[PDB]
Description: 5'ORF RNA from Bombyx mori: 198 nucleotides with solved positions. Protein in the same entry: Reverse transcriptase-like protein. Ions in the entry include zinc. NCBI's taxonomy places the organism under Eukaryota, Opisthokonta, Mandibulata, Insecta, Bombyx. The 2023 paper behind the entry is "Structural RNA components supervise the sequential DNA cleavage in R2 retrotransposon". It comes from the structure "Structure of R2 with 5'ORF". The reconstruction used 264,298 particles.
C1' cells in the first nucleotide's frame, strides 16, 4: 500500500459514513553448494546428466562477505535454480574490493631500486608475498 | 656443461621403522658423453 | 587356513 | 597389573 475483524463517533436499522487500533495478524511449505571460459567437431539412453580432440588472453563460476550507483516501493524493505501444492498482500540491473574452487603465469639463489604488511621501537632490526639484472 | 649408482642432513606418514630409489642435497665416492 | 578368557616369544597403539 | 589389531609354531578337527 492491498485484503480480512476490535472498539468509538452519529444514526429508527442496515447491505449508511468516519476515526483509533494485539510488535494486531493476514507477504507456503519443501530441496540443492558441484566449478574454469568463447568459438569449430566427433560420442552418449543424441533427451535431464557426464567423455574428449583443436586455437585465444587472461581471466571463469559464486542463493558467501562488505561499501557505493539506479530503480521500485510504503514506512519494514528488495535481485539463484526446481518441487508440492494451496489462494496464502512484495520488490531488479551492473559495477569495486574481500574470501572460497577452477584457470593461467612464477620458479635453484644473493645482493639493491622497490612496493604493499606483521612484530619491538622511534625508519633501527627480523620475518611474508609482487617487478626490475647478475651467476 | 648434460646424463647415468650408492653413504651421511633436513619436510610429512604414528613408534626407535616401513615410504619418500637423484623431493632439496653435501673435492658428494663413483660411470658415458 | 580357523575355529580359540589354548600355550611361548620382543620399547610399540595409546590403557591405566 | 589388562585390553582389538597384525609375526610365528603346536594342541581335538574341517
Nucleotide at each position: 500500500u492491498g485484503u480480512a475483524c476490535a472498539c468509538g463517533u452519529g444514526g429508527u436499522a442496515a447491505a449508511c459514513a468516519c476515526g483509533u487500533g494485539a510488535c494486531a495478524g493476514c507477504a507456503g511449505c519443501c530441496c540443492c553448494g558441484a566449478u574454469g571460459g568463447a568459438c569449430g567437431g566427433a560420442c552418449c539412453g543424441c533427451g535431464a546428466g557426464g567423455a574428449c580432440c583443436g586455437u585465444c588472453a587472461a581471466g571463469c563460476c559464486u542463493a558467501g562477505c562488505a561499501g557505493g550507483u539506479a530503480c521500485c516501493u510504503u514506512c519494514g524493505g528488495g535481485u539463484g535454480g526446481g518441487g508440492c501444492c494451496u489462494u496464502g498482500c512484495g520488490a531488479u540491473a551492473c559495477c569495486u574490493g574481500c574470501g572460497g574452487g577452477c584457470g593461467a603465469a612464477c620458479c635453484c639463489u644473493g645482493u639493491g631500486g622497490u612496493c604493499g604488511g606483521g612484530u619491538u621501537u622511534g625508519c633501527a632490526g627480523c620475518c611474508c608475498g609482487g617487478c626490475c639484472a647478475c651467476a | 656443461u648434460u646424463u647415468u649408482c650408492c653413504u651421511g642432513u633436513u619436510g610429512c606418514a604414528a613408534a626407535a621403522a616401513a615410504g619418500u630409489c637423484a623431493a632439496a642435497u653435501a673435492a658428494a665416492g663413483a660411470a658415458a658423453a | 587356513a580357523c575355529u580359540g578368557u589354548g600355550c611361548g616369544g620382543g620399547g610399540u597403539u595409546c590403557c591405566g | 597389573u589388562u585390553g582389538g589389531a597384525c609375526c610365528u609354531g603346536c594342541c581335538a578337527g574341517u